[PDB]
Context: one part of a larger RNA, bound to proteins that are not shown
C1' cells in the first nucleotide's frame, strides 16, 4: 500500500493486528485518555564514508595583490679627484778584445758643420768620425717598426663627490620662490609578502580518532603435492666480501674419557650437534667447510626446455661461438651451500656507434649500445612539489558504521552448590570457613555490530502503577553455643505493606527524625503525542590546562522554544440496535437465580491473664481475652470549618432618576462583615470477619516396605460486597395486551442519550398566603440634641433555600 485492524506464548531481520499453538471477544454509535502500531511531523543534528564543498589558522605547498632592493629609460651640465689608458717625444741597459754603460736586430758608407761636433745653461770651433783593427753581437756617425723600463700631454673608458638648474616636483602672485637631475612614473631582477587566492592533508582499523603496519627475506600457525588468511606468533633486512670467487691438490670436524690441563697437547668413542660473513630454515664428511699455490669464466655474444605467475614480469637452464684461466690430463668455470639485500616511466649526466642532418656540403638535435642518477619505504610508485579546525558548519549516502535501545553472549558480575585445612575454650559445619572445583541467572563491567540512521527523543524528578522472590516487616516451624528475652541461620510463603526532610540534578550515597519494615531487580536502566527539562551534546560567555594558531578539554561556572486538533489497537464509562423455540404476530414492564468476572485481606501501642512459665536477680514469659491508636478502603454532610457571583446589612468613586427622600449602572460580587440549601473534609460514620473445604514446609502416628491417614502459614479456593442471562445449552417467576412507547413539568438522576417522579379524579415546576432558616432594627412618623448622629414607634425590614396550605398560571387529549 491495500484491509473483515483481539490478547498471551513461541516463533521470526533477533520487539507480531498478519506466522504457529493455546485463549477471549453480540454488534456501533458518544464522552473520554494515549500504552503501542517502531503513531504523525522533518531523505539524523550525532557518528561513520565521500579522492564531495564552503569557510578560518600557521614557518604545509604553489603564487600573489601591496612594499622593498639595484639596472635601464625620461636624465644635463661643470668642477675637479680617483683608477683603467695608451700615443706622441723622450727618459734608459760595468758577457767582453774596443775608443766604451756594447741595447733585438738590419738599410747604414756619410752624418755631425754653420737651424754653429757626449745632456736646460756658460761656451773652447773648424770638429765630434765609419766596413776603419780589434766584433758571439758596429757602431757610442746615422737610420728606422725603437725595445728592459720613469716623466710628459692625450681623449676615452669609469668609481664615487661635490657644485649648478633648463628636465622634473611645491608654493604664492600679478609673473619669482624652493627642492632637484633624487624623489617620481614603466620595464627587468632580487627580497619580502597567510593583508589576498587555487588545493593538498592516504589506507588498513572488530566504529573512528589515539598507537602500530604498508617492500622484501625464513619458520610456525598451513589440515603428509603447490597454494590459503587473521591489528595471529618468531625473527631479519635495505649487504657484506678480490677474497669470504675459479681451478690444481691437501687437510676432517664440535664434543665426550686418560694424561695432560693451558694458544695446551695426543689417541679412543662419538655421527652431523662444528663449519658456512648475515635471521631462519633445508643444506653438506670427497665436501659448499679449512690450507697453500695460481690467477679472475664477479667474462662478450646467444640460449634448446622448463618452473612459477593478472600483467608488467623474475627462476634454472644443456647448447653455440669467441678472447681466456687453472689442470698432466681428464676436466671445472656465465661471482658467493641456497633462500633475502632493493624500485616502471618520463626526464638530466656520462662512454661507444653506419644511423636521420627540415634545398645540398655539414653541423645542431635525436636516435641506437654500455651506463649511472629517488628512505619515489604510504616501496605499481596519482604531482618534482602540499599540513590542521570546524560544537557557525552545508550535501550527498550510510544501519556496510558508532553513541540509547533489542539480540546474542556469560569472560568477570551475583546467587547456590562442592570440597573442608582452621577458627568458632571443648567443636569441622551453631556459626563460619583456607586453598582449589561445580553450576544456575541475565542485573554491573563488558565482546560481537544482527533489527533502525528517507529518526527508534537521551540522565533525574513527579503521577501512575505492574511482575518476579533470590524476603524488609507481618506470617507460619526446623534448628541453635535456642534457660526466658532478645537474637542467629535455614524452610515454606508474594496476602498486604514498604516514610519523611539537608547539602548535591542527582539514580546512587551520607545524614537527622520516626516506624512492624525504611526489600532486590524487570517492566525500551516502566513512564515527554502525560508533565518537568535542573544536569547533558549546538550557536554567548569566562577559568584552568592542552594546540605555536585556528581550536579542543571523557576539567568548571552563567544562560541557553519542547510540536500534534485521536484513525485504529488497548482501557475507563453511558448507550442504540440485534439474536433467545414462546403466539400474536409476538410485543413487552417488572422481579431473580448467578455459569463467572472484580473488590476487601494493615498495623502498632496499652491492659490482662501475670511478676506466672524461665533465670541469681537483674530481666522477663509463652498464649487468648480485652482496649487505645495510626494507616488503607467504602459512606454520609446532622453538627463545626471552606465556599455559597440572583440573599442581608455597612461602605467609596462617579453618572441618572430636577433636588430632599429611596434606588439603580460601572469598577471582572466594586471592596468590606455575614451567610442558609447544595458541595467537600479539617469532620463523622463504617470496614479492615466468622465459617467451610482443599492442603505449605514443618510434623507425628500406622503401615509393611508397597502404602494410609492428621494436624499444620496473613497462603490458595468458597462464604460478604460488587458486576453479570448476548451465561448462544443464550435460564425462572408474575404480569400487559390500545401494553409497552414517544412529547411536556421536573428530578434525590444528569454531557445527549439514560434512570426516577409528575402528565388535569393533578401538587410535575411556578405563582400567591404561613411557617420555619439568613441579615440584623425597614421607610414614613414622632422625640433629643446646632450638627456629625442619638431613641421610640420596631426581633422591626428583607428574602437566595426549605418545609406547609391553594390548581392560579404551563404539563390530558379527541393526530
Nucleotide at each position: 500500500g491495500a484491509a473483515u485492524u483481539c490478547u498471551c506464548c513461541g516463533u521470526g531481520a533477533a520487539g507480531a493486528u498478519g506466522c504457529g499453538g493455546a485463549g477471549u471477544a453480540c454488534c456501533a454509535a458518544c464522552g473520554g485518555c494515549u500504552a503501542g502500531a517502531c503513531g504523525g511531523u522533518a531523505a539524523g543534528a550525532c557518528c561513520c564514508c565521500g579522492u564531495g564543498c564552503a569557510c578560518c589558522u600557521u614557518c604545509a605547498c604553489u603564487a600573489u595583490a601591496g612594499c622593498u632592493u639595484c639596472g635601464c629609460a625620461g636624465u644635463g651640465a661643470c668642477a675637479a679627484c680617483c683608477u683603467u689608458g695608451a700615443u706622441c717625444g723622450a727618459a734608459u741597459g760595468u758577457g767582453u778584445a774596443g775608443g766604451a754603460u756594447a741595447g733585438g736586430u738590419g738599410g747604414g758608407a756619410g752624418g755631425u758643420c754653420g737651424u754653429g761636433a757626449c745632456a736646460u745653461a756658460g761656451a773652447a770651433g773648424g770638429a765630434c768620425c765609419a766596413a776603419u783593427c780589434c766584433u758571439g753581437a758596429a757602431a757610442g756617425a746615422c737610420c728606422a717598426c725603437u725595445c728592459u723600463u720613469u716623466c710628459g700631454u692625450c681623449u676615452a673608458a669609469g668609481g664615487g663627490u661635490g657644485c649648478c638648474u633648463a628636465a622634473c616636483c611645491g608654493c604664492c602672485g600679478c609673473g619669482g620662490c624652493g627642492g632637484g637631475a633624487c624623489a617620481c612614473u614603466g620595464c627587468g631582477a632580487g627580497g619580502u609578502g597567510g593583508g589576498u587566492a587555487g588545493u593538498u592533508u592516504a589506507u588498513c582499523u572488530g566504529g573512528g580518532g589515539c598507537g602500530g603496519a604498508u617492500g622484501c627475506c625464513u619458520c610456525c600457525u598451513a589440515a603428509a603435492g603447490a597454494g590459503u588468511a587473521a591489528c595471529g606468533g618468531a625473527g631479519g633486512u635495505g649487504u657484506g666480501c678480490g677474497a669470504a670467487g675459479g681451478u690444481a691438490g691437501g687437510c676432517u670436524c664440535a664434543a665426550g674419557c686418560u694424561a695432560a690441563g693451558a694458544u695446551u697437547c695426543u689417541g679412543c668413542u662419538c655421527g652431523u650437534g662444528a663449519g658456512c660473513g648475515u635471521a631462519a630454515u633445508g643444506g653438506u664428511a670427497u665436501a659448499a667447510g679449512c690450507c697453500u699455490g695460481c690467477c679472475u669464466g664477479a667474462c662478450u655474444g646467444u640460449g634448446a626446455g622448463a618452473c612459477c605467475g593478472a600483467c608488467u614480469g623474475g627462476u634454472c637452464g644443456a647448447a653455440c661461438a669467441g678472447a681466456g684461466a687453472c689442470g698432466a690430463a681428464a676436466g671445472u668455470c656465465g661471482g658467493c651451500c641456497a633462500u633475502a639485500g632493493u624500485g616502471a616511466u618520463c626526464c638530466g649526466g656520462g662512454a661507444g656507434u653506419c644511423c636521420c642532418g627540415u634545398g645540398u656540403g655539414g653541423a645542431a638535435g635525436g636516435g641506437c649500445u654500455c651506463u649511472c642518477g629517488c628512505u619515489c619505504a604510504a616501496c605499481g610508485g596519482a604531482u618534482c612539489a602540499a599540513a590542521g579546525g570546524u560544537a557557525c558548519g552545508c550535501c550527498g549516502g550510510g544501519g556496510a558504521u558508532a553513541a540509547c535501545a533489542g539480540g546474542c553472549u556469560g569472560a568477570u558480575g551475583a546467587c547456590u552448590c562442592c570440597c573442608a585445612a582452621g577458627a568458632g575454650c571443648u567443636c569441622u559445619u551453631a556459626u563460619c570457613g583456607a586453598c582449589g572445583g561445580a553450576g544456575u541467572c541475565g542485573u554491573u563491567u563488558g565482546g560481537c555490530a544482527c533489527c533502525u540512521c528517507g529518526a527508534u527523543g537521551u540522565c533525574g524528578a513527579c503521577u501512575c502503577a505492574u511482575c518476579a522472590c533470590a524476603u524488609c516487616c507481618u506470617g507460619g516451624g526446623g534448628u541453635u553455643g535456642a534457660a526466658g528475652a532478645a537474637g542467629g541461620u535455614c524452610c515454606c510463603a508474594a496476602g498486604g505493606g514498604u516514610u519523611c526532610g539537608g547539602u548535591u540534578g542527582u539514580u546512587c550515597g551520607c545524614c537527622g527524625a520516626u516506624u512492624c519494615a525504611a526489600g532486590u531487580g524487570g517492566u525500551a536502566c516502566g513512564u515527554g503525542a502525560g508533565u518537568u527539562g535542573g544536569g547533558u551534546u549546538u550557536a554567548g560567555a569566562a577559568c584552568g590546562u592542552c594546540g605555536u594558531g585556528a581550536g579542543a578539554c571523557a576539567g568548571u561556572u552563567c544562560g541557553g522554544u519542547u510540536c500534534c486538533u485521536a484513525u485504529c489497537u488497548a482501557c475507563c464509562g453511558u448507550u442504540g440496535g440485534u439474536g433467545u423455540u414462546a403466539a400474536a404476530g409476538g410485543g413487552a414492564g417488572a422481579a431473580c437465580u448467578g455459569c463467572g468476572a472484580g473488590g476487601a485481606g494493615c498495623c502498632a501501642a496499652c491492659c490482662c491473664u501475670a511478676g506466672u512459665a524461665c533465670g541469681a536477680g537483674a530481666g522477663g514469659a509463652c498464649u487468648g481475652g480485652g482496649u487505645u491508636g495510626g494507616g488503607c478502603c467504602a459512606a454520609c454532610c446532622u453538627a463545626u470549618g471552606g465556599u455559597g457571583u440572583a440573599c442581608c446589612g455597612g461602605u467609596u468613586g462617579u453618572u441618572a432618576u430636577g433636588c430632599c427622600a429611596a434606588u439603580a449602572g460601572c469598577a471582572g460580587c466594586g471592596c468590606c462583615g455575614g451567610g442558609c440549601a447544595g458541595c467537600u473534609a479539617a469532620g463523622u460514620u463504617g470496614g479492615u470477619a466468622u465459617g467451610g473445604a482443599a492442603g505449605a514446609a514443618c510434623u507425628g502416628c500406622u503401615g509393611c516396605u508397597u502404602a494410609g491417614c492428621g494436624g499444620g502459614a496473613a497462603a490458595u479456593c468458597c462464604u460478604u460486597c460488587u458486576c453479570u442471562a448476548u451465561a448462544c445449552a443464550a435460564g425462572u417467576u408474575c404480569u400487559c395486551g390500545g401494553a409497552a412507547c414517544a412529547g411536556g413539568u421536573u428530578u434525590u438522576a444528569g454531557a445527549a442519550c439514560a434512570g426516577a417522579a409528575c402528565u388535569u379524579c393533578g401538587a410535575u415546576a411556578g405563582g400567591c398566603g404561613g411557617g420555619a432558616g439568613g441579615u440584623g432594627g425597614a421607610a414614613g412618623c414622632a422625640c433629643c440634641g446646632c450638627g456629625a448622629g442619638g431613641u421610640g414607634u420596631g426581633a422591626a425590614g428583607c428574602c437566595a433555600u426549605c418545609u406547609c396550605g391553594u390548581a392560579c398560571u404551563a404539563a390530558a387529549c379527541g393526530a